[PDB]
This is an experimental structure of RNA (4.5S RNA) with a sequence from Deinococcus radiodurans, with 102 nucleotides shown. The entry also models magnesium ions. It was solved together with SIGNAL RECOGNITION PARTICLE PROTEIN and SRP RECEPTOR FTSY. The structure was determined by X-ray crystallography at 3.94 A resolution and released in 2011. Crystallisation conditions: 12% PEG 2000 MME, 260MM LICL, 50MM MGOAC2, 11% (W/V) GLYCEROL, 50 MM BIS-TRIS PH 6.9. The work is reported in "The Crystal Structure of the Signal Recognition Particle in Complex with its Receptor" (Ataide et al., Science, 2011). Keywords: PROTEIN TRANSPORT, RNA/RNA BINDING PROTEIN, HYDROLASE, GTPASE. Rfam match: Bacterial small signal recognition particle RNA. The family's RNA type in Rfam is non-coding RNA gene. Rfam describes the family as follows. The signal recognition particle (SRP) is a universally conserved ribonucleoprotein involved in the co-translational targeting of proteins to membranes. The literature on the family includes a 2002 paper in Nucleic Acids Res by Regalia et al., "Prediction of signal recognition particle RNA genes".
C1' cells in the first nucleotide's frame, strides 16, 4: 500500500425546532362619516309674560366602519427556502485513534 473488526466524528437523509421570506391578522401611527356617533355649538330656529331654556346644520376637536406608509414589536399560516440547532437512522461517501492481515 488495501481489506477487514472496534470505538468515534463529519456528511447524507427524516422528524421536530430556530433564522428567513410569503400571505393573513394584532397593536401602534397617520388619513378619515354631509346626514343616519358624540363634544363644541357661531349664524340661523323654537316655547314662554318675561327670566331663562329647548332642538341642532356648517365649522373644529374626538372617533366606528374602512383605508394608507410601515415597524431588534407580536402571531397565526406555507415552503424546487436554509455557511444554523438538534434527536433519530440507513444505503452508500469521506475523515480521527486503535487492533490483525496480504
Nucleotide at each position: 500500500g488495501c481489506a477487514u473488526u472496534g470505538c468515534u466524528g463529519g456528511u447524507g437523509c427524516a422528524g421536530c425546532g430556530c433564522a428567513g421570506c410569503g400571505c393573513g391578522g394584532a397593536c401602534g401611527c397617520c388619513c378619515g362619516a354631509a346626514c343616519c356617533u358624540g363634544g363644541u355649538c357661531a349664524g340661523a330656529g323654537c316655547c314662554g309674560g318675561a327670566a331663562g331654556g329647548c332642538a341642532g346644520c356648517a365649522g373644529c376637536c374626538a372617533u366606528a366602519a374602512g383605508g394608507g406608509a410601515u415597524g431588534c414589536u407580536u402571531u397565526g399560516c406555507g415552503g424546487g427556502u436554509g455557511c444554523c440547532g438538534u434527536u433519530g437512522c440507513c444505503u452508500u461517501c469521506c475523515g480521527g485513534c486503535a487492533a490483525u492481515g496480504c